[PDB]
Background
An RNA structure (RYDC), in which 57 nucleotides are resolved. Crystals were grown from: 0.2 M TRI-SODIUM CITRATE, 0.1 M SODIUM CACODYLATE (PH 6.5), 15% ISOPROPANOL. The structure was determined by X-ray crystallography at 3.48 angstroms resolution and released in 2015. Keywords: RNA BINDING PROTEIN-RNA COMPLEX, NATIVELY UNSTRUCTURED PROTEIN, PROTEIN-RNA RECOGNITION. The work is reported in "Recognition of the small regulatory RNA RydC by the bacterial Hfq protein" (Dimastrogiovanni et al., Elife, 2014). Protein in the same entry: RNA-BINDING PROTEIN HFQ.
RNA sequence: AUGUAGACCCGUC
RNA sequence: CUUCGCCUGCGUCACGGGUCCUGGUUAGACGCAGGCGUUUUCUG
Numbered sequence: 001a002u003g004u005a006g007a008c009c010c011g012u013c
Numbered sequence: 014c015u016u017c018g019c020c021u022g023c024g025u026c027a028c029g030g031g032u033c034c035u036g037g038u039u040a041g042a043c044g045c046a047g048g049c050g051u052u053u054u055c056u057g
Base pairs, nucleotide, nucleotide: 005035007032008031009030010029011028018049019048020047021046022045023044024043025042
Other pairs, nucleotide, nucleotide, family: 003005cHS006033cWW012027cWW017050cWW026041cWW035037tWS
């Protein structure tokens, strides 16, 4: 090596 | 320092980092404008 993606987590607004 | 619903129209929902060999969604929320509103007659 985990993404021309997504769903959660933390943090700041 | 939430508060009546609904239709419509207009916008807003961002930035860093992390997990998951990842049934899975086409909607909702807030801002403003405009409009209309079951009149509790068998379980909130």
It holds a match to the Rfam family "RydC RNA". For this family Rfam cites "A small bacterial RNA regulates a putative ABC transporter" (Antal et al., J Biol Chem, 2005). It is annotated as a small RNA. From the family's description: This family represents a bacterial non-coding RNA called RydC. RydC is thought to regulate an mRNA, yejABEF which encodes an ABC transporter protein. RydC is known to bind the protein Hfq which causes a conformational change in the RNA molecule. The Hfq/RydC complex is then thought to bind to the target mRNA and induce its degradation.